[PDB]
Context: bound to proteins that are not shown
RNA sequence: CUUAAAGAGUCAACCCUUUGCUUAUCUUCCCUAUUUAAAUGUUAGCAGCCGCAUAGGCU
DNA sequence: TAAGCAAAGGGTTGACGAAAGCCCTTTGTCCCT
DNA sequence: AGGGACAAAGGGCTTTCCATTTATTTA
Numbered sequence: 001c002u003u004a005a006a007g008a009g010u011c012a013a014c015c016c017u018u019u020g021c022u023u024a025u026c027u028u029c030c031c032u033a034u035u036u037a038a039a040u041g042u043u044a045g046c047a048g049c050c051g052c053a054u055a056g057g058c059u
Numbered sequence: 060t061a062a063g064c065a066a067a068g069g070g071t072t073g074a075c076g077a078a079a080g081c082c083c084t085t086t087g088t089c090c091c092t
Numbered sequence: 093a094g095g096g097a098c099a100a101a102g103g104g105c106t107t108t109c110c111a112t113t114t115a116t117t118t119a
Base pairs, nucleotide, nucleotide: 009075011073012072013071015069016068017067018066023062047059048058050056076109077108078107079106080105081104082103083102084101085100087098088097089096090095091094092093
Other pairs, nucleotide, nucleotide, family: 010074cWW019065cWW022063cWW025060cWW041042cWS046047cHS051055tHS086099cWW111112cWS
C1' cells in the first nucleotide's frame, strides 16, 4: 500500500421542397517626411575536358 | 439612412434484479450385526 | 465394517416492488 480489487456499449438511417432585396444618396475640406548611412560578406569553381566521369591534371 | 428574416413531417427500439422462498442433492456425523 | 438415515449448505428458479423529477443547462 490509492471508494484499493474489475468489466466490449454494439447496431440502422434521404431532411427537402420554394423564393424579386429594392428604392434613392456631394466625403470635404489642408498639410516640409527627414537627416546619414561601405552592401558587408562575392575570398563563391568555370569555356572547358587530360579524364569511367563519383579518383587524380592543364591553360 | 428605411421597409420588410417562411411552412410542414417525424426525433428508436433491444439487453442490462438482490433477497426470501421452495425444493433437490451431497456429503459431515453416527448407527449396528 | 459400510450403506443408510439426519440434516446442514449450496444452488437453480421464481416473484417483486416500484411512480419521482422524466430536465431545462453551460462557463